[PDB]
The PDB entry is titled "Structure of pre-miR-31 reveals an active role in Dicer processing". microRNA 31 with a sequence from Homo sapiens: 71 nucleotides with solved positions. The entry is indexed under RNA, pre-miRNA, Dicer, Dicer processing, biogenesis, pre-miR-31, miR-31, apical loop. Lineage of the source: Eukaryota > Teleostomi > Haplorrhini > Hominidae > Homo. It holds a match to the Rfam family "mir-31 microRNA precursor family". Clan: mir-31 microRNA precursor family. Gene Ontology terms of the family: gene silencing by miRNA and RISC complex. The work is reported in "Structure of pre-miR-31 reveals an active role in Dicer processing" (Ma et al., Biorxiv, 2023).
RNA sequence: GGAGAGGAGGCAAGAUGCUGGCAUAGCUGUUGAACUGGGAACCUGCUAUGCCAACAUAUUGCCAUCUUUCC
Numbered sequence: 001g002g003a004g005a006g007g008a009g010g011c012a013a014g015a016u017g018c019u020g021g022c023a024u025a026g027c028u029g030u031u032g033a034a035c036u037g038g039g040a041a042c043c044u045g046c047u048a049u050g051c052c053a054a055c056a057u058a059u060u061g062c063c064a065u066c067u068u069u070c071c
Stems, first nucleotide, its partner, number of pairs: 001071007009063005015057003019053009029042003
Other pairs, nucleotide, nucleotide, family: 008064cWW014058cWW028044cWW032039tHS
C1' cells in the first nucleotide's frame, strides 16, 4: 500500500406507520318548506383515499476510524 472479517461513530437513500396538517368523498349536528326520506346554507366530530411535514422503525449503500488475519 492492497484484500478479508469484526466493533464503535457519522452521512445518504427509497420503503413502512391511527404522528400531525391539508385536499377530495361519505357519514354526522342545526335551521329553511314539509314530513320519522334528501331543496339551500352554515357548524362540529368521525371514517376512507391521496398529498405534504416532522419523528420513529427496518433494510441497503457511502465515509471515516479502531481491532484482527493474509500478501